[PDB]
Context: one part of a larger RNA, bound to proteins that are not shown
Molecule: 23S RIBOSOMAL RNA, nucleotides 531 to 1365
Organism: Haloarcula marismortui
RNA sequence: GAUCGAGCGACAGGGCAUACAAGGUCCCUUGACGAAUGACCGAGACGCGAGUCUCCAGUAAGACUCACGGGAAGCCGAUGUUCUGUCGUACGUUUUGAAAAACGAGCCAGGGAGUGUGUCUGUAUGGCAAGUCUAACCGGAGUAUCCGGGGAGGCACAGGGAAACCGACAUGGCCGCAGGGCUU
RNA sequence: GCCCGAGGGCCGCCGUCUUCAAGGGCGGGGAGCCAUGUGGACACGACCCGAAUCCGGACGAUCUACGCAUGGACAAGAUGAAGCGUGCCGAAAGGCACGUGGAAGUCUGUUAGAGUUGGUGUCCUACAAUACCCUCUCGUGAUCUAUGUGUAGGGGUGAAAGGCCCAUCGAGUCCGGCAACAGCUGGUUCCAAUCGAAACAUGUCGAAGCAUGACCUCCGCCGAGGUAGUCUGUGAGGUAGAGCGACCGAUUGGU
RNA sequence: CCUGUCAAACUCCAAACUUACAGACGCUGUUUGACGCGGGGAUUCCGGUGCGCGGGGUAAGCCUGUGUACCAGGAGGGGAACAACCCAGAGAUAGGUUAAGGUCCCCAAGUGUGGAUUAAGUGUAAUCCUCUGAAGGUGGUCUCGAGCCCUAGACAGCCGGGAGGUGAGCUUAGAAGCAGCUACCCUCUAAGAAAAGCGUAACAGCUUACCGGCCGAGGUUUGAGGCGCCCAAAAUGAUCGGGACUCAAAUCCACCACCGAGACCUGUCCGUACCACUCAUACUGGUAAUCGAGUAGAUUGGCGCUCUAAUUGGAUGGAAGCAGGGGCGAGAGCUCCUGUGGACCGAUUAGUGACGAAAAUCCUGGC
Numbered sequence: 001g002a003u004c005g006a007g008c009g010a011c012a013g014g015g016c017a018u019a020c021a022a023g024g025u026c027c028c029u030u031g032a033c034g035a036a037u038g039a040c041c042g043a044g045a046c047g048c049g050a051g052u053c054u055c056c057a058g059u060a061a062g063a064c065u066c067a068c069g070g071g072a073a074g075c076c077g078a079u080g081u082u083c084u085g086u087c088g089u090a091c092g093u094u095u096u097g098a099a100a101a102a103c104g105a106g107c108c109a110g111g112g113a114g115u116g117u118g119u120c121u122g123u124a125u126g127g128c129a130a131g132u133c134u135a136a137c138c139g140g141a142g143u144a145u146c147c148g149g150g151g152a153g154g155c156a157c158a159g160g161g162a163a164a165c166c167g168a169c170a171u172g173g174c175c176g177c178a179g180g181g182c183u184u
Numbered sequence: 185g186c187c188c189g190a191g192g193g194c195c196g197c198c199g200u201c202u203u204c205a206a207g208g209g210c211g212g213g214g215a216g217c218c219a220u221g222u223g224g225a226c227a228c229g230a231c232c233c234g235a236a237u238c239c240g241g242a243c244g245a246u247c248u249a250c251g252c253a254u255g256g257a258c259a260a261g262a263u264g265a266a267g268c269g270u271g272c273c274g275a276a277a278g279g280c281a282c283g284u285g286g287a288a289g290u291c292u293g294u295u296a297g298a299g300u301u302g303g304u305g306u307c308c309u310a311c312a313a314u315a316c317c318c319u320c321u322c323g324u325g326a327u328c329u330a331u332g333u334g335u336a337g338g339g340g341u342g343a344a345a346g347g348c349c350c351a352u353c354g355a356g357u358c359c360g361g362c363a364a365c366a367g368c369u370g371g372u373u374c375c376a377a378u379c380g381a382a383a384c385a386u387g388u389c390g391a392a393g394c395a396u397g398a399c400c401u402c403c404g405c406c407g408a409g410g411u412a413g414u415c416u417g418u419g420a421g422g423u424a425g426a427g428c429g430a431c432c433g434a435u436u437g438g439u
Numbered sequence: 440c441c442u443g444u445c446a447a448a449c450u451c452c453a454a455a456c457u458u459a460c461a462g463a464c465g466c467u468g469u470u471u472g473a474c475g476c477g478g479g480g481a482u483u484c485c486g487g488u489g490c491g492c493g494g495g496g497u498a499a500g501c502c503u504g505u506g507u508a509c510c511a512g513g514a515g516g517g518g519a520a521c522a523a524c525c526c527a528g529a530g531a532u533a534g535g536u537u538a539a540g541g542u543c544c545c546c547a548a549g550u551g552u553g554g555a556u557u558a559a560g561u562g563u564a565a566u567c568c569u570c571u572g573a574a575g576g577u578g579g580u581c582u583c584g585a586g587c588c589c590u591a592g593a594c595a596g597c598c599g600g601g602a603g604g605u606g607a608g609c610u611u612a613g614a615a616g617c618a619g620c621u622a623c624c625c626u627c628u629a630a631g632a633a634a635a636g637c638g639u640a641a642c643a644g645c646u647u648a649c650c651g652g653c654c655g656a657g658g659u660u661u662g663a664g665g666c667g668c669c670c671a672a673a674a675u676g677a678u679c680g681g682g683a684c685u686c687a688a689a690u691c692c693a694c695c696a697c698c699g700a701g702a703c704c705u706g707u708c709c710g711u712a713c714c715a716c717u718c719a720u721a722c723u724g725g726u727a728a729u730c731g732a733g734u735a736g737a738u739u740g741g742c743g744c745u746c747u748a749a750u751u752g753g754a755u756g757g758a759a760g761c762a763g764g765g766g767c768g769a770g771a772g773c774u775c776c777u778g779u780g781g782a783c784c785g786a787u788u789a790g791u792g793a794c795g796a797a798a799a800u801c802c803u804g805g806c
Stems, first nucleotide, its partner, number of pairs: 009087010023076002025072004030067003037061001042055005091104003106806006116228013131155003137149004159166002169196001172195004179188004197212006231371002234368001238361006249335009258325001260292003263288001267284007297322003302318002305316002337353001339349003374741006384397005400480006409467003413464009425452001426450002433445002437441002486510010515526003530708007540698003543682003549695001551694006562684002575669003579666010596653005602626002607621003632647001635646003709731002711727005742795001744792001746790008760779008
C1' cells in the first nucleotide's frame, strides 16, 4: 500500500518504528537579555473615498542565549520508512545551445590512463665560491651501501670578427628606493 | 629639514666588427659551479585505448580454378543422316518408291547423375554462417564423377564474373616488423583556498591543426604616481540631419 | 524668371557622438607597491543572444560586420514551461524590509477607492520563431469642437395647393416640362420651373421644385479623438497557464493598502586579504560600503593507499578484514561500539611509488 503521477532527492516540518553500547539532550509557564524592524487600542487633525498624518512610542513586540519552576526516557539527537511544504526533466561527453527524438552504460565487484632516459630552459632549497664538479677507474672496508683517492674533462673566470687579427670601467657625472647619520 | 646614499635608473667612457669618415651591431664596473625537489620543451610507444595500411619470412590447391594419370557412370523412348539394298523409269548420267542402316556438342525423360528459372514461397537467435519444398534446365558429351598428381601470393588458375586459390580475395593465411602513424572520436580516478579567460589578430598545403600576438595566471625587479567617470581648455573628424542660382550627377513642367 | 524632385561611391553647411593631450574634482597607489619592467605556465583562435548602428537577402530560429551587455562559465526571485526578457550577481545560519512581478480561486496578498469607456468573452498576451492580423470599410457606441437654420415655428412626416398667357418657338405626320436645337420670357399670387425625375407612339398619368396648413423643439452640415465591429479559411481535443470573469477578475486616468528573492538592513559564525603583537604562517585584538558566483587554465594547503627507514606504540585479556550502529571534520576522511573473524596491525617524521574511477560500444568474473 489495490483513487492514483514519473531524475527516485536536497532542505523544513509531521506519522509510525527503535534492547544495550559507542550521542544526551528535548518540551512547556514565567523571568532576564533584546539587532534590524516595529504595532493594536485610544486622543487630536485631514481626505469625495479606499485610507492617512500627529501623539501614545522607537514604546509593547522582536531571533538567539540564559536562570527559576514543572515535565519527557522512543524521550531529544540519530537511524529506517512514510506524509506535507519549497525547489527539482540523472550522470559524464559532444555542443553556440543536452532531460533531450545527440553519444555511452543491464547490475555489482575487481582491473583500467603524465612513465623512463638523454638534452635544453626556469624555479625552490642546500654546499662551495673566482671558482666549482668529478668521470671511467684505483685502494680500504663494515664488501652493490660506505671512507679515502682520481680534476681526464666540463662549465664559469673577456669579448668582438666569416677570418686573419685585435682585445675591455677593481668607477667619471647626475638623479634616487631601502637603510644609516645629524643639531630633524 | 640637511648629509652618506649599496642595489636600481639616466649618461659618459672603454674592447671589437664594418670602417677616408660617420653611424650602426655586439661586449664591458667579478658570480659562478654542483646537488635535491619541482614547472615546461624536443626525441623516442611518450597520459591510455581506438583503423584501413605498408614490409619481411613462412604455411596452405583436404575447399575451389585449370591441366595431367588411372578408374567409374549415363532406364527407356523418339526422330531417322550417310552408306547399302530391291523395284520402276532411263541409252547413260541419274531420278523416284519402299526397305535397310543407325548418324547426332539431336529430341522427350526427377534412369543414375549434374545444374539451379520462378515462387521474390518456408526458414531467417535456422535443421543449415547459403538449409527445405514445389517449379525449372542438362542428361553420348566442349558430359558427369572418385582417387592420385601439377601450378602459390603481385604469384597461380580464370569459355572473363575482378571469378576462384580451405566460411578469408580489386592481391590468401600465419607470425613478425609493431606499442605503425593520425591534426580524427572516446576515456584520463582524492579534498579545499586565491585569481580567472579566449571563442579574436598576423603567418601557415592553413582553415577539425599549429606558431606568434591579444587575453588568463604565477614569480622576481622598480618605487610614485595612475586615469574606468565628469567638467574645462587646446586639437582631430564629415556619420545623422540638411541643402545644392555651393561643386557633381541625377530628376519635372510652362510662357 | 516661374515651377516639381533626389544622391552609399555629391557637399556652401552640419550635429549628437567618438577621440589626442593637459588641468581640476572623483576614485586609486605609495606595509594591500599601484603605473611599469623581466621571466615561468597556460588555456584559446567552431561561439551564441539581446539592444543600438549597420551591409547583403522577399524573407528566415538567414548570411556577414560593428559597439555593448549577457549566455557560454551565472545561482536565487518573476515570466505557465523556456541559455541569454525583467529583478538580481551568491559564504553559513537566523530575524526583518523590499525588487521584478503580483493581490477572485488554483496561489502569498484587494472580489480596494474615485471616475470613464467597451458588449466584442473584444480583452484578461511587456519582450517573442512563439503574443498576428492588413489595405479597405463601419448612423456600433462614447466624447470634443466649428459653420448654418429655429416659437416671425426649424428637421421630418402628413394634408392642401402646385394656376394661366401656351400645347413656348424651331424641328416635325406629331413632339404638347421631360427625342433634339435655342431661348428660358410675364400675368395671377401665398406659391408654382419655357420643368428636376419616372411615364406615353404622342397625350394622359405620378411626383420634385417652390407656397400654405396640421404638429411643436431643437435641427442640419462638417472636423477630431476613444473603445468596439467587418474585413478573418486547416487538418487527433477549444482556450488568456487553467478555472472562469461583464458598473469586470477588461480597458484607460488617478489614487490607497498589501503580498512578494539568496537583493537591502540586522545578530552569531567561517573563509580569504590586510593591520597590531609574535619566531609563527601558533594565539590574541582589529579593519573589509569600497572581500566572498565561475567553464578552460595558472597558483597553493591538505585527505587516503604501498613498501623502506628512524623514533615510538597496539594485539590470543583477541590484530587485519567484513556487517550493523555511535561521535568528529566544510571535506578528502579520522575514530569508537556491538557482532563476526582468529593472526597480525599502527602512529609521528623522512622517503618510496605498477597510489585514489561512474563512465572509455572499456577488461575479467559473478548476477